[PDB]
Context: bound to proteins that are not shown
RNA sequence: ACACCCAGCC
DNA sequence: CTGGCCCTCGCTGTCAAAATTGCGGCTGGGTGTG
DNA sequence: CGCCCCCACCCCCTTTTATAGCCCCCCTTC
DNA sequence: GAAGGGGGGCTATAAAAGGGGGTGGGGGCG
DNA sequence: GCAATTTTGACAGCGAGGGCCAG
Numbered sequence: 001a002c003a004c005c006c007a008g009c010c
Numbered sequence: 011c012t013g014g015c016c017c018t019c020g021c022t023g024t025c026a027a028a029a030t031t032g033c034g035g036c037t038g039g040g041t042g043t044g
Numbered sequence: 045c046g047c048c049c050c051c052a053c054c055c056c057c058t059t060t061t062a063t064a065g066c067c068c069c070c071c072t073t074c
Numbered sequence: 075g076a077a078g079g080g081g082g083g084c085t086a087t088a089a090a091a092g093g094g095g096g097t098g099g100g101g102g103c104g
Numbered sequence: 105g106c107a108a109t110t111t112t113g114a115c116a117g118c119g120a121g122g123g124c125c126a127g
Stems, first nucleotide, its partner, number of pairs: 002042009013125005019119015046103012059090016
Other pairs, nucleotide, nucleotide, family: 001043tWW012126cWW018120cWW045104cWW069079cWW
């Protein structure tokens, strides 16, 4: 790569 | 030949259900797996 | 994957003997 | 009846014999 | 998962005409 989280700004 | 009536049947509109595609924009991490 | 079967190929069955550490089994002790 | 002891089998190699049985490799059916 | 669309079908219904009987 792929997937899944989390997070930032609206 | 002409006209009144009910019938099977052809076709249509209408309702319904199954099947169908998309669901904001950038960004930064990490962590896992075959 | 996954079952059950059929087909080639290899291993063990057996005998021999030397070697020694290891280990099962039966015997004996108390 | 537990503990130590003795005797004996198991282990590896070696060639060879012939055949049964175990193991994989198909191998199509599922 | 929502939620508007799309497609197809199933059904209930209705038209014109045929045949019959009359006309």

The RNA, together with DNA, has 127 modelled nucleotides. The 2024 paper behind the entry is "Three-step mechanism of promoter escape by RNA polymerase II". Among the 20 different proteins in the entry, which are not shown, are DNA-directed RNA polymerase II subunit RPB9, RNA polymerase II subunit D and TATA-box-binding protein. The structure was determined by electron microscopy at 2.9 angstroms resolution and released in 2024. The PDB entry is titled "RNA polymerase II core initially transcribing complex with an ordered RNA of 10 nt".